[PDB]
Context: one part of a larger RNA
RNA sequence: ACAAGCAGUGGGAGCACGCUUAGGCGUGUGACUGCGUACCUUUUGUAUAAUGGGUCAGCGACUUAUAUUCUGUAGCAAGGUUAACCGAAUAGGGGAGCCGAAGGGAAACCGAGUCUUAACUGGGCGUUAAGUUGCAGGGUAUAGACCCGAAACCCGGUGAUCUAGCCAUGGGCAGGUUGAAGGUUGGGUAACACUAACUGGAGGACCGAACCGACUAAUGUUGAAAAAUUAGCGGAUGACUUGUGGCUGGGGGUGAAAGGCCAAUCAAACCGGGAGAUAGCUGGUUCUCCCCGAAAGCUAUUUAGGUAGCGCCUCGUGAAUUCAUCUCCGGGGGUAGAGCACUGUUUCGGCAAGGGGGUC
RNA sequence: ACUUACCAACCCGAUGCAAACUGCGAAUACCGGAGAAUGUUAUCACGGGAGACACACGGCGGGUGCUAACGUCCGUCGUGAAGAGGGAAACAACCCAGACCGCCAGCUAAGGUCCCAAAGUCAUGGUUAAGUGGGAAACGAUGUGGGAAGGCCCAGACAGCCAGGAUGUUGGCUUAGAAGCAGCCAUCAUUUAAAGAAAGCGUAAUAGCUCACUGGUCGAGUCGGCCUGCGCGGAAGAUGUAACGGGGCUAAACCAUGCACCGAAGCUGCGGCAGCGACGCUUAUGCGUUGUUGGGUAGGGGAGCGUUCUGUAAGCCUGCGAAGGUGUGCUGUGAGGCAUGCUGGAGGUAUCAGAAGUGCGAAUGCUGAC
Repeated sequence: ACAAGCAGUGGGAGCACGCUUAGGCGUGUGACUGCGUACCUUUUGUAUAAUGGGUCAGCGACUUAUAUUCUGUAGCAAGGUUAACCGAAUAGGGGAGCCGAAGGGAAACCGAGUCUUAACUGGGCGUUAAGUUGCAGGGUAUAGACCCGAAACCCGGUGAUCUAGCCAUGGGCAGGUUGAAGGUUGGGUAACACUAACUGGAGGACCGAACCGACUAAUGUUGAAAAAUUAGCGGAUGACUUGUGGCUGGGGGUGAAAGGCCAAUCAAACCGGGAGAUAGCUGGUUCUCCCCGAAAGCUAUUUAGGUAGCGCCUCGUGAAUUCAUCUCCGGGGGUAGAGCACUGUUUCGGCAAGGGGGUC
Repeated sequence: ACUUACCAACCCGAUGCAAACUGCGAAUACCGGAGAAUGUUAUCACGGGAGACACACGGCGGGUGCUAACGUCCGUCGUGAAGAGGGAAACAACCCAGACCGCCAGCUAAGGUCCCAAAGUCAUGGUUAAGUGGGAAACGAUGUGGGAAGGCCCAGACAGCCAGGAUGUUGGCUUAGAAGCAGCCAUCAUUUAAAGAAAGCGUAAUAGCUCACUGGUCGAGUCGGCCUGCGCGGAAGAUGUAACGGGGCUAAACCAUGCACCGAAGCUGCGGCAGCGACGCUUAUGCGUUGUUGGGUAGGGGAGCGUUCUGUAAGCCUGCGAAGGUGUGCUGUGAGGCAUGCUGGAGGUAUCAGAAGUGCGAAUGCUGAC
C1' cells in the first nucleotide's frame, strides 16, 4: 500500500511519551490542507534540457618586500627626522643626507615676484593656508603579485633492448611442378638456317606447408588482447626471411617516400632545467551586521567580449535663498499640422503663343 | 498658301502629393529672470576608492525590414537588469505596488465576488441564441434591436386568384427558313380598361406558354434604400478534449447605472530595532522629545564575531576531571556566547593589547575514506 512533482513551509487531527500541586504544556511522529520548479556560475534573461559538484573529512586563492600618494592617529613644529655606522646594543651617539619654509623662466638670471614683449592698460604661473617623522589603513609602482590552467620557445643531458637504414657473423625455406641456355644424336644441310628426340636444370618462374606478410568478413570494442581471434587471403630461391652483436641522435637520424619510423609518445622524441614562460581567455575566490548604491553611454584605440578620459556610484571637505517642482515674465525656433508663392511632382478645363502629317 | 479631326509653350481657373519643398505654424521641450511653498543640500567645486563601456522588453517619435520577426538601428520615458508582494491560469521587461522586524487586527489598489477559490446566484433597464462570449479578412445573407426619412395606400395598396391579350411586321441585311425570342436594323406611330418591330427558357423556322402592362375579386398596411447595437457564414493540421485555467453558465455573456463586499509585504493600528536630521548649549549625553528613512547586483563606506600564536601569565582554571567528542537548556540583531549531563584522561586560559598560513560547497580543485 486510491496516491502524482525541489520533498519544504503555514495550518493541523490522531497516536506515543514525559509532565506537575486535574492545569488543556514539552518532545517524537505528521493523516489531511494553502503556498511552493535546488545551489553555484554565466548572462538581456536560467526550474531550465546551459556550466560545476557522487558524498564526507582534511587542505585549497588578494600575500610579502621596497618605493610613492592620500586618510586616520601620535610626537614635535618653521622646523621635522636621521641612514650606514659606533655602542653590554630596543638607550645614547651619528644630522652625511632627505622633506618643508619661494617662486617665475627653456636658460642665463631675477626674486614676492617673475616670465612674456620694444613696452604692457595687460596676460600666464606665483605671493594670505604648516610642515615633518612614526604607527595603522586605502590606492599605485617594481617584483610570479589573488589562485589554478595552455598549445609552445630555449638550454644541457638520456635513448636505435621497439622501429627505419646500414655493417659484420651464423641459421631457415616440407613436398610437388614447369623445362631456358648449353650438350649429344638423327634429319635438314654444297654449307647454313631450321626442325625432332635424348640430355641438361635456368627463373625477383609455377602450386603449396614451415616461415614472413595483412586483402575481405564476422566477432570482440569497460575485449582473452591499449590492433587480437576465427574462416578465407598474398609471398614463399628471393629486391626473401631470421638469431647475435655493432653504427647512425632531435631541426638531427633513417626513410622502395606515408610526414612514415626513431622504446604503446613524432609537422620536430624523452628527461631535467630557464619556469611560478605568457594567457586582454575560462573557472574559482571561504565569517556577520549596518548605510548608500551604479553602468551596459560618449570619445579614442591593429580597437570592437580589452583599455583610457569623461558620464553614472561611493566616502571626505568646503561653499552661495546653489538645485528641483509650480505660477508669472523675457526668449529663439521651423517639428506636428497645414499650405502650394518657391524647388519638384500631379489631374482636368479654358485661352491658346508658335510648329507640323492635311489645311497644298 | 492656308491654317489646324490632331500637336501647341507660357499664362489663367480648378484638385492632390513631398525626409532632403515653405509666402504659414503649434503643443511640448529648452535657455534666462522673478515669487512663494516644499524637499535631511536634493546643487556645485576639490580630493580618496570604484564598478561599468554585451543590455532586455514595454509606451511614444522614427530609419531599416514586409509599419514581418521575442528582428535591427537611434531619440525619450518606464520597468527588468539590481525588485520581493497582488493581478494577467502558468508568464524577468505588462497592470497595481517599492519587503527594517513581529501580530491568528483593520482599510484599500490592480483585479475580482456560481463551484474549484476569499467576496453579489446583488439591484434596475436593455441586448445576444451564436456557448457569440472564449481566435481572424475581403465579401455574402428577408438573423435580430434601435433611430431619422421616403414611395404607394378604404378614389381599395402589397401578395394570391379570375378575365384580357391587338392590324400591320419577315421594315430591312443575313437566313431555304432566323421572323421581337442565335443575332444585326429604324432603337416610329395608330384603335384602347391595357399590350412593346417585345422580356423569356424553348423552337428541325414562323406560331406555342407567359410576363411588363390593364380591369375584377379579396380588405390594411405594404415596398426598399439610409444611419446604427449585437450576432451568422466565410473558418482545414498533425500525441489528447486542447482558441473561457477547469467545472459548468442562456447568465455565471455583453452594454449602462448604483450600492456593497473580497483583494498586496500598499496604507492604518499595536510592539520592537537601527540610520540620518534638526531642538532643550542640553551635556564628560542619554533623552524629554522630535520628524524622517531602512529592496538591492557591480561597487564604496561603517561596525563586529570567531580561530591559531606573543605579552599581561612563576597569574588564573584544572585528576573534586583540561582540550577534544556528543547531547540538553538558556541567551544576543547576526557572525556567536554561557551553563551543564555523558564521553574523554591532561592540559586550558580571563581581561586589555599585538601578529596572522584567520573562516570553503562549488575551481571537470588536491589527498584519504565511503
The RNA (23S ribosomal RNA, nucleotides 526 to 1261) from Escherichia coli has 730 modelled nucleotides. The entry is indexed under E. coli ribosome, streptogramin A, antibiotics, RIBOSOME-ANTIBIOTIC complex. The PDB entry is titled "E. coli 50S ribosome bound to compound streptogramin A analog 3142". The reconstruction used 597,411 particles. The structure was determined by electron microscopy at 1.91 A resolution and released in 2023. Rfam match: Bacterial large subunit ribosomal RNA.